The RNA has 33 modelled nucleotides. On the sample the depositors note: Chemically synthesized. Crystals were grown from: 0.05M MES BUFFER, 15-20% MPD, 0.02-0.04M MAGNESIUM ACETATE, pH 5.6, VAPOR DIFFUSION, HANGING DROP, temperature 298K. The structure was determined by X-ray diffraction at 2.4 A resolution and released in 2007.

RNA sequence: CGGUACUAAAAGUCGCC
RNA sequence: GGGCGUCGCUAGUACC
Numbered sequence: 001c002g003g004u005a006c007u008a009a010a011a012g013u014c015g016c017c
Numbered sequence: 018g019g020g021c022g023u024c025g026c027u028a029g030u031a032c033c
Base pairs, nucleotide, nucleotide: 002033003032004031005030006029007028008027012024014022015021016020017019
Other pairs, nucleotide, nucleotide, family: 010026cWS010027cWS011025tHS013023cWW
């Protein structure tokens, strides 16, 4: 560098209230 | 504008 997983204070995006 | 969820991006951690 590539993929992937969990987490979040995560440009954004879409739907609901 | 706010909140709740989806997908995405980012970041932290981890594996191949």